Context: bound to proteins that are not shown
RNA sequence: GGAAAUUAGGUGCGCUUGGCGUUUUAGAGCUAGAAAUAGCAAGUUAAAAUAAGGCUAGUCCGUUAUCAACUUGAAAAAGUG
DNA sequence: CAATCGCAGCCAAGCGCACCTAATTTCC
DNA sequence: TGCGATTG
Repeated sequence: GGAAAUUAGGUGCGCUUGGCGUUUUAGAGCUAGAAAUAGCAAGUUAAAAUAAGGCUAGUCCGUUAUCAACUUGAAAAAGUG
C1' cells in the first nucleotide's frame, strides 16, 4: 500500500409513497346611501394546476454531471498560440 | 435614473445497492 | 444574489 471478518458512524445513486402550501373558479353576502362609504352577516369545503411542455405516446421523459475562443465534429472529443 | 426595501416551496414515510472513515482480529 | 417592487 492491500484483503476478509467484527463493531460503530457517515456518504452517494436509484425507486415507491403520504400530508400541506399556493394559484383561479364554485360555495347567491345583507341593510342603508346617488356615490364615496358606514353598520352587520359570513369564514372550516371542493375542482383543476404544481416546472412551459416533448415524441419516443410510455401510468414514459423534462432542474445532476459536462461547457473559453477558433478549426473539425451529431456528440464525445481532437487540433491551434 | 438612483437608492432602498422585498423575496425566494415545504414537511414526512418506506426500500435497495454501492462507497467512505475508524477501531479490533487474522493475513497478503 | 438576481430581480421585482417601492420610494426619492
An RNA structure (Guide RNA) with a sequence from Streptococcus pyogenes, together with DNA, in which 117 nucleotides are resolved. Released in 2016, the model rests on X-ray diffraction data to a resolution of 2.2 A. The entry also contains CRISPR-associated endonuclease Cas9, not shown here. Crystals were grown from: 15-17% PEG 3350, 0.4 M KSCN, 0.1 M Tris-acetate. The work is reported in "Structural Basis for the Altered PAM Specificities of Engineered CRISPR-Cas9" (Hirano et al., Mol.Cell, 2016).